This is an experimental structure of RNA (26S RIBOSOMAL RNA) from Dictyostelium discoideum, with 1158 nucleotides shown. The work is reported in "Mechanism of eIF6 release from the nascent 60S ribosomal subunit" (Weis et al., Nat.Struct.Mol.Biol., 2015). It holds a match to the Rfam family "Eukaryotic large subunit ribosomal RNA". A reference for the family is Yusupov et al. (2001), "Crystal structure of the ribosome at 5.5 A resolution", Science. The structure was determined by cryo-electron microscopy at 3.3 angstrom resolution and released in 2019. The reconstruction used 43,063 particles.
[PDB]
C1' cells in the first nucleotide's frame, strides 16, 4: 500500500417486522471504535547478520 | 569474457555497473575442433611420478562388481537446447484398505413386496426431470449404475451367495525410458561402433596412461653475494672469467 | 477511336536523361527625355550608340478562343508625404591650463504615413445560428490584409486509395466519362479549352506477325580443328565435399565422406571472383557550389563636409 | 564657383569576398539533456560506482523567513458556550510531533531549530588551516580556530547569513572601493593613464570560441567505432502446436471445437542488436532451373465423425508424383474470372543480374502539390534515364587418353 | 606379359505418376431427394524414353519452273543483285503439329488381426506372428571402377 469477517456502538442515513404512529426493542446494512486475519516495498524499517 | 552480486530489456553471442580470475600479451596438456572454461604458466633437454582428462578401435592407459535402460535411445560442465502435461513401460519406495467370518479376479445363483413412492403429461411404471430416502424378509436389496420402449417387459450394475485356494487392491513417490518433440545440402555422443561380464546410466574396489607444470639430475642465461687463490705445483687479469642458490 | 503535355517551325544536357525541359509568337509590366535608363573599368576612359518611346533596356507568363476575381498586415519596390522621434564626421558653444568632456542645431536612411500584387505572395478556424440539429445564408470575434470568384479534379497535383457510380473485360490496383469538405486545384506563381503538329507519356479495338502456346528447320561469319602471328585483366599459397567450432556462410583447422596421371570443347554454382581507397550512411574542430533577415567585411552607390572657390 | 573630382564621414550594399553552422546518442537527423549541479534510488550494511535507469529538483525567494534572548505548543481529536450547523470565537483534557521549518526530497528539531514577542545588523572587514568534486589543481558551498568592530543575553554563550544537504562562474576589457599609495626612466608642479589589493559585469555548451542553411551537382581523408540488406544471437510481433475444461456441439466436455488461464516450437513476418562485411558480398520483383523440408492439397494405404448413400470434416504412415491458364498491379502480397485430382505451405545469401529483363527503387534533365523567404526538402505523385569482364581454379556436362 | 575378343555387375542414378467415361448399376444405401464401390474394359492429362511410314514445317539438293532490274548484240544460255524475289520440292533434321513404347517379386510403416502372458478373467505385443503403402529394396532400365 491491502483480503475477510465477529464483536461494540447497534435508536443511527436506508429498507422494514415489533407496542396501534416516533432516536423506541432487534436484523443484514452503512459508517466510527477495539481484538482478530490475508498478502506485504528500489526510492518502508523496531531488529539485522557474512 | 567468465562465476557471483547486479540495472534496463521478452530476450540476446544485447546495453551498462560492482569484486575476483582471465583473454588483450600466453604458449602447453585436455574440453573432436575453439581468445577467455579445466589443468597449469613458457630457456634447451633426459630420467621418475603426477594434473584436469580419460583407458573398445581411431588413441598413449584396466581389471573385477551391484543395479537400472530393450528406446534407436543414451554418452566431458561451460556447450551447443528443451518445457507443461502424460504412460497397466519397468526398477525401487510410501502409505491405506482386502482376506481362512473364504479376499480381488474368472464361470454362475438371487437382485422380491408395499411401490407403479410423492409431484408434474397422450403417455414418463427403477431408468427425461424438482423433493425425500423408511420398511417386511432374509446372506443381500437404490423408491434404483445402465440399455430399450405406447410407459412398460426384457437384459444389465450395486450388494449377497455358491466353484476355487493365498495373497488382492487403491492413491501416491521419483530413477532410467517413451509420448510431448516439425525446416530446409548429406550428417554428426569427434567418428567407427556400442546392447551393456563393465563400449550407455548410477555407484564401488584398487591399477594405468597422461603436460613446456612437480621433484631429481645436466646445459645456458640473469639476479644476488662471494673468489681470481688454497698445505705443494700450476693456472687466474678484473668495460673479463669462475664457484654457490634461486628464477 | 481517346486522355495528358507542349500552340506548331525550332533548340538542349559532346560520352548514360531529346523531354512535358529551353525558346518562340502573342500578352503584360518597370525604367529612361541624353550631363537619361541599364552595364563595364583599377584608373583613363568605354559598351549599349550608324541608339532617341512604334526606341532601348530589365523582367514575368507563353499562340488563338474565353477571361484573370479578392487580399497591400508581411517581405520587397516606391513618394507632388508630415513628427524633429533618432541622426555620423566636418563645423557652432560652454567647463577646463589644455589634452577632453558635455551640450545644443543636425542630411541621406530608418521609425512613422501613403501608393503598389500581370511585384514576391495569401485566400482558414472557432462560436451562437434560417422549428433545415443536415444545408449554413446571417451574425460576430480572431491571429495576418482578406478568406478561393469563374473555372477544373483521385487530374502529371488526393493521404486515405485498389475513392464511390457507371463503363471497356470472362477477370481491370489500369483507361476513360461523372461525383467533389479538394492531406495540399485553381486563374499571366496565369485558370478553362484546344484545330494542327509530336523519335512525348497513357489505355483500348482492327490489321498483322514466333510475343507466347513451342519451339524445328535453314544461311553467312563466328566458335570449333589445322599453318602463321599472338596479348590482357588477375594472381597470398591456391584449388573436392558434410557438420562442427571460429570473426557469428571455410580451400586450409577438427572429425567424417573420400581419394589415382595429362588434357578438349563447353558452362555460368562458387572462388563472400574482377574492375573502384564506397558515389549512400556516420565522424573530420576536412573542402566546395548556391541561398538567406546567420557572423564579419567589400566594389559600387545615395547624402553631408572640406578643398579646388 | 553648384556639380564634377579629391579626402574623410553616416545610410545601403549575398552584386561579391571571408567564415561559421556544438556535444552527448543502442546509427545519424526529428526528441530529450542523461552538458553544471541537488534529494531518495540503482548502489550489492565503509569509500567509489554505470546506462536517453527511475520518482524530482535547482540557475531562485528572504531586513526577514539573517543573529540572539524570553515565554508559547503544534497537527489533530473528545466534551462544553447567546447568534453558530460539517465550518467562525472562547475554556479544559488528551496529545512523540501525526505540525510547522520559503521551494523538491532525504536527515534534523519539543521548557525547540517551530509559533509569538522584543532588541538588532555575524549578511562587517582581516586571516591560518581544512573538508567536498578532487589530478588532493581551479570554483561553488561548507568548517575549525586566531585578531579587530559589535549584536543579542543576567551569564554561560551564540552568530564565518538561511537547521544541514543545491541555489552558480577564470585570462584580457571595463568600472568601483581602497590607500596623505609606487610610476611615468633629463629635473619639478597639476591633470591624465598605468599600476599593487578586493570586488562586480559571464561566459547555463556552466574549467569559459565571436557564428544560419543548404546540396540529388557534389569533393577529400578515413571508418564496418555506425545505419540501409545476407547470415548470426533473440523470438516481443507474425506463424504453428500441446495441455486444464467454464461452455459450444437439441441431451452429450474433449466427432468437430473451445473461453478463462499455462507450457512450447518454428525462423517462410516486422522488430532488436551491431558480431562480419564501407582500399565495395551488385540491393525488389518477375522469367528461367535444380535440390532440399514437412507444418500434406490432391493421390495411395489406413484409423475416427454429429461417416445412411453422395458431399464433406479429424488423424496417422506417407514428400514417391503432381501442385495450372489469364485481367489489373513494378509488384512480393492483393483480388477476381476459368479450368482442376489438387490449384498446399515453405528454404537454398529474403536460392537464383560475369543467367537476363530493368518496370521499381536509386545520381544527374524535367512538371505539379504541400513545406521553405531563399538556395532547397519530401520516407509524395509524373515522366526520361550506358546493367562491364571469364581464356583462369574448382563444379557440372559431354569428348579423348594412361591402365599401375 | 603385349594386342584384342567375350562377359561379370562394384559403386553411382533411376520413371512412371494421375484422370475421365463405362460395365459394375440407376443397383447397394435411403421414406424420398439423391446415389455409391471392387475388378474388367476403353481412352486422355502431364512426364519420359525414342522415332521419320504418313501430316506440316524448314529447303544450299541454289532440284526444277515462273518473272522483276540488268549485262553478254538478237534468239538460246547465263550470270550480277552477299540465296533478287516468288511457286512446287528430295535426302535430311523435325513437332502430342506426327508415331511407338513406357514392367513384377520380397520386405516393412499407419493401422487391422491371430496364438498368448504379464495380471485364474481380458489383451495385437511382451516372447512369436499375419495381412498391407503412390513407401523401401531388389527386377527391368543408365554408366561400368587403380575391380575382376
Nucleotide at each position: 500500500a491491502u483480503u475477510a469477517g465477529c464483536a461494540g456502538u447497534u435508536u443511527c442515513g436506508g429498507g422494514g417486522g415489533c407496542g396501534u404512529a416516533a432516536u423506541g426493542c432487534u436484523c443484514u446494512c452503512a459508517g466510527c471504535u477495539g481484538a482478530u486475519u490475508c498478502u506485504c516495498a528500489a526510492a518502508c524499517u523496531c531488529u539485522g547478520a557474512a | 569474457c567468465a562465476u557471483u552480486u547486479u540495472u534496463g530489456g521478452u530476450a540476446a553471442g544485447c546495453a551498462g555497473a560492482a569484486c575476483u580470475g582471465g583473454c588483450g600479451a600466453u604458449g602447453u596438456g585436455g574440453g573432436u575442433u575453439g581468445a577467455a572454461c579445466c589443468a597449469a604458466a613458457u630457456a634447451u633437454u633426459g630420467g621418475g611420478a603426477u594434473a584436469a582428462g580419460a583407458c573398445g578401435u581411431c588413441u598413449a592407459a584396466c581389471a573385477u562388481u551391484c543395479a537400472c535402460u530393450a528406446a534407436u535411445a543414451g554418452a566431458u560442465a561451460c556447450c551447443a537446447c528443451a518445457a507443461a502435461a502424460g504412460g497397466u513401460g519397468u526398477u525401487a519406495g510410501u502409505u491405506c484398505a482386502u482376506u481362512a467370518a473364504g479376499a480381488c479376479a474368472g464361470c454362475a445363483g438371487g437382485a422380491c413386496g408395499g411401490u407403479g413412492g410423492c409431484c408434474a403429461u397422450g403417455g414418463a411404471a427403477g431408468u427425461c426431470g424438482g423433493u425425500a430416502u423408511c420398511c417386511g424378509c432374509u446372506a443381500a436389496g437404490g423408491a434404483g449404475u445402465g440399455u430399450g420402449u405406447a410407459a412398460c417387459a426384457a437384459c444389465u450394475c450395486a450388494c449377497c451367495u455358491g466353484c476355487c485356494a493365498a495373497a488382492u487392491g487403491g492413491a501416491c513417490u521419483a530413477g532410467c525410458c517413451c509420448u510431448g518433440a516439425a525446416a530446409a545440402u548429406g550428417g554428426a555422443u569427434g567418428a567407427c561402433g556400442c546392447u551393456a561380464g563393465c563400449a550407455g546410466u548410477g555407484g564401488a574396489u584398487g591399477g594405468u596412461c597422461g603436460a613446456u607444470g612437480c621433484c631429481c639430475a645436466a646445459u645456458c642465461g640473469u639476479u644476488a653475494a662471494a673468489a681470481g687463490a688454497a698445505g705443494u705445483g700450476a693456472u687466474a687479469a678484473u668495460a673479463c672469467u669462475u664457484u654457490u642458490a634461486a628464477c | 477511336a481517346a486522355u495528358c503535355c507542349a500552340a506548331c517551325u525550332g533548340u538542349u544536357u559532346a560520352a548514360u536523361u531529346a523531354a512535358a525541359a529551353c525558346a518562340a509568337a502573342g500578352c503584360a509590366u518597370u525604367g529612361c527625355g541624353a550631363u537619361a535608363a541599364g552595364c563595364u573599368u583599377a584608373a583613363a576612359a568605354g559598351c549599349u550608340u550608324u541608339u532617341g518611346a512604334c526606341g532601348c533596356a530589365a523582367u514575368g507568363u507563353g499562340a488563338u478562343u474565353u477571361c484573370u476575381g479578392c487580399c497591400c498586415a508581411g517581405u520587397g519596390c516606391u513618394c507632388u508625404g508630415a513628427a524633429u522621434g533618432u541622426c555620423a564626421a566636418a563645423g557652432u558653444g560652454a567647463a577646463g591650463a589644455g589634452a577632453u568632456u558635455c551640450a545644443a542645431c543636425c542630411u541621406a536612411g530608418c521609425a512613422c504615413g501613403g501608393g503598389u500584387a500581370a511585384a514576391c505572395g495569401g485566400c482558414g478556424g472557432g462560436a451562437g445560428u434560417a422549428a433545415c440539429u443536415a444545408u449554413g445564408a446571417c451574425u460576430c470575434u480572431c491571429u495576418u490584409a482578406a478568406g478561393g470568384u469563374a473555372g477544373c479534379c483521385a487530374a502529371a497535383u488526393g493521404c486515405c486509395u485498389c475513392g464511390u457510380c457507371a463503363u471497356c473485360u470472362a477477370a481491370u490496383u489500369a483507361g476513360u466519362g461523372a461525383c467533389g469538405c479538394g492531406c495540399a486545384u485553381g486563374a499571366a506563381u496565369g485558370g478553362a479549352u484546344c484545330a494542327a503538329u509530336g523519335a512525348g507519356a497513357u489505355u483500348c479495338c482492327c490489321a498483322c506477325u514466333g510475343u507466347c502456346c513451342c519451339u524445328a528447320a535453314c544461311u553467312a561469319c563466328u566458335a570449333u580443328a589445322c599453318a602463321g602471328c599472338g596479348a590482357a585483366a588477375c594472381c597470398a599459397c591456391u584449388g573436392c565435399a558434410a557438420g562442427g567450432g571460429g570473426a557469428a556462410c571455410g580451400g586450409g583447422c577438427c572429425u567424417u565422406g573420400c581419394a589415382a596421371a595429362a588434357a578438349c570443347a563447353g558452362c555460368g554454382g562458387g572462388g563472400a571472383a574482377a574492375g573502384a581507397a564506397g558515389a549512400c550512411c556516420c565522424u573530420g574542430u576536412u573542402g566546395a557550389g548556391c541561398u538567406u533577415g546567420a557572423c564579419u567585411c567589400u566594389a559600387g552607390u545615395c547624402u553631408g563636409a572640406u578643398a579646388u572657390u | 564657383a553648384c556639380a564634377g573630382u579629391u579626402u574623410c564621414a553616416g545610410g545601403u550594399g549575398g552584386g561579391g569576398a571571408g567564415u561559421u553552422u556544438g556535444g552527448c546518442u543502442g546509427g545519424g537527423g526529428c526528441g530529450g539533456c542523461a552538458c553544471a549541479u541537488u534529494u531518495g534510488u540503482u548502489a550489492a550494511a565503509a569509500g567509489a560506482u554505470a546506462a536517453c535507469g527511475c520518482a524530482a529538483g535547482u540557475g531562485u525567494c528572504c531586513a526577514a523567513a539573517g543573529g540572539c534572548a524570553g515565554g508559547c505548543u503544534c497537527a489533530g481529536u473528545g466534551a462544553g458556550a447567546a447568534c453558530a450547523g460539517a465550518a467562525a470565537u472562547c475554556u479544559c483534557a488528551c496529545g512523540u510531533a501525526g505540525a510547522g521549518u520559503a521551494a523538491a526530497a532525504g536527515g534534523g528539531c519539543a521548557a525547540a531549530a517551530g509559533c509569538c514577542u522584543g532588541c538588532u545588523u555575524g549578511a562587517u572587514u582581516c586571516u591560518g588551516a581544512u573538508u567536498u568534486u578532487c589530478a588532493g589543481u581551479a570554483c561553488u558551498a561548507a568548517u575549525c580556530g586566531g585578531a579587530a568592530c559589535u549584536g543579542g543575553g543576567a551569564a554561560a554563550c551564540c552568530a564565518g547569513g538561511g537547521c544541514c544537504u543545491a541555489u552558480c562562474g577564470a585570462u584580457c576589457c571595463u568600472u568601483u572601493a581602497u590607500g596623505u599609495g609606487c610610476u611615468u626612466a633629463a629635473a619639478u608642479c597639476u591633470u591624465a593613464a598605468c599600476c599593487c589589493u578586493a570586488g562586480a559585469g559571464g561566459u547555463g555548451u556552466c574549467a569559459g570560441a565571436a557564428a544560419a542553411g543548404u546540396u540529388a551537382c557534389c569533393a577529400c581523408a578515413g571508418g564496418g567505432a555506425u545505419a540501409a540488406c545476407u547470415g548470426g544471437c533473440u523470438u516481443g510481433u507474425g506463424g504453428c502446436a500441446g495441455c486444464c475444461a467454464a461452455g459450444c456441439g437439441c441431451u452429450c466436455a474433449u466427432a468437430g471445437c473451445g473461453a478463462c488461464g499455462c507450457u512450447g516450437c518454428u525462423u517462410u513476418u516486422u522488430g532488436a542488436u551491431c558480431c562480419u562485411u564501407c582500399g565495395a558480398u551488385g540491393u525488389c520483383g518477375g522469367c528461367u532451373c535444380u535440390u532440399c523440408u514437412u507444418a500434406u492439397c490432391a493421390u495411395u494405404g489406413u484409423g475416427a465423425a454429429g461417416c445412411a448413400g453422395a458431399a464433406u470434416u479429424c488423424a496417422c504412415a506417407a514428400a514417391g508424383u503432381g501442385u495450372u491458364g489469364g485481367a489489373u498491379u513494378g509488384u512480393u502480397c492483393a483480388c477476381c474470372c476459368a479450368c482442376u485430382a489438387a490449384c498446399a505451405a515453405g528454404g537454398a545469401a529474403c536460392g537464383u543480374g560475369a543467367g537476363c529483363u530493368g518496370g521499381g527503387u536509386u545520381u544527374a534533365g524535367a512538371c505539379c502539390g504541400u513545406c521553405g523567404u531563399g538556395a532547397g526538402a519530401c520516407a509524395g505523385g509524373u515522366u526520361a534515364g550506358u546493367u562491364u569482364u571469364a581464356c583462369c581454379c574448382u563444379a557440372c556436362u559431354g569428348u579423348u587418353g594412361u591402365c599401375a | 606379359g603385349u594386342u584384342u575378343g567375350c562377359g561379370u555387375a562394384a559403386u553411382a542414378g533411376u520413371a512412371g505418376c494421375a484422370u475421365g467415361a463405362u460395365u459394375u448399376a440407376g443397383u447397394a444405401c435411403g421414406a424420398g431427394a439423391g446415389g455409391a464401390a471392387c475388378u474388367g474394359u476403353c481412352a486422355u492429362g502431364c512426364c519420359g524414353g525414342a522415332u521419320c511410314a504418313c501430316u506440316g514445317g524448314u529447303c544450299u539438293g541454289u532440284a526444277g519452273g515462273u518473272u522483276u532490274a540488268u549485262u553478254u548484240g538478237a534468239c538460246a544460255a547465263a550470270a550480277u543483285a552477299g540465296u533478287g524475289a516468288c511457286c512446287u520440292g528430295c535426302c535430311g533434321c523435325u513437332a502430342c503439329c506426327a508415331u511407338c513404347c513406357g514392367u513384377u517379386g520380397g520386405a516393412u510403416a499407419a493401422u487391422g488381426g491371430c496364438u498368448g502372458a504379464a495380471c485364474g478373467c481380458c489383451u495385437c505385443u511382451a516372447a512369436g506372428u499375419c495381412a498391407g503403402a503412390a513407401u523401401c529394396c531388389a527386377u527391368u532400365c543408365u554408366a561400368g571402377a587403380a575391380a575382376c

Description: The entry is indexed under 60S subunit, eIF6, SBDS, uL16, RIBOSOME. The PDB entry is titled "Mechanism of eIF6 release from the nascent 60S ribosomal subunit".